[PDB]
This record gives sequence, structure tokens and C1' cells, in this order.
RNA sequence: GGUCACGCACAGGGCAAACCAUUCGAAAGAGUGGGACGCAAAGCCUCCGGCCUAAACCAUUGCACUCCGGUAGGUAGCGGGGUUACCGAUGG
Repeated sequence: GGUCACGCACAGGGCAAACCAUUCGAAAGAGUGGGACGCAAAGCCUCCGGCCUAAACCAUUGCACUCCGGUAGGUAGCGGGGUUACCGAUGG
């Protein structure tokens, strides 16, 4: 120095919750602009679990007072997992 970890910093900084404006959407929610609650991957990916939506399509005639069709869409700032990366505490 690299790699794999790690975050007590340093240093340049980066992103952007809620809310508002506007566009898209049936909706959940997303895009863009303002705006910052926070975030060491709050960069990126729906492979697994959770939660959220129900316009269209298929399916369903079903007796409930836990909740539960398939599918499709969404959330990566709900976790897990995958992948990439800045700084580097006489750092481990």
C1' cells in the first nucleotide's frame, strides 16, 4: 500500500423526512422544484420476510365480529440479502 472488517474522528463533502407547489397515477406511491427530520452507504438492486394499494384481468356465492385469492403495482428512509463506494483516529 492492497484486501476484508470497523466508525471514536479528521477532511472534502453527499443525500433529503415532514410540509408546500406542480406533474404522473384508480390508488398506494413516484417524478420535479422549494424545504430539512434525520442518514456512514438515507448510493444502487424486489431475490426472501413484513407492511401498504386495488383500476383492469382471472378466480371466488363465500356466516363474519385475529387476519388471509391469484395477480399487478408500491416501500431500498421496514428488515434480511446482493452489489458499488469516499475519509482512515500513531486507526484495527
c-di-GMP riboswitch: 92 nucleotides with solved positions. An Rfam search finds the family "c-di-GMP-I riboswitch aptamer" in it. A reference for the family is Weinberg et al. (2007), "Identification of 22 candidate structured RNAs in bacteria using the CMfinder comparative genomics pipeline", Nucleic Acids Res. Its family is annotated with cyclic-di-GMP binding in the Gene Ontology. From the family's description: GEMM was predicted in a large-scale screen for bacterial structured RNA regulatory elements. Genes associated with GEMM are involved in a diverse array of functions, including chemotaxis regulation, signal transduction, secretion and chitin. The family is grouped with related families in Rfam's "c-di-GMP_I riboswitch clan". The family has 155 seed sequences and 5,092 matches in Rfam 15.1. The structure was determined by X-ray crystallography at 2.3 angstrom resolution and released in 2010. Entry title: Native structure of a c-di-GMP riboswitch from V. cholerae. It was solved together with U1 small nuclear ribonucleoprotein A. Crystals were grown from: 22% PEG550mme, 50 mM MES, pH 6.0, 5 mM MgSO4, 300 mM NaCl, VAPOR DIFFUSION, HANGING DROP, temperature 298K.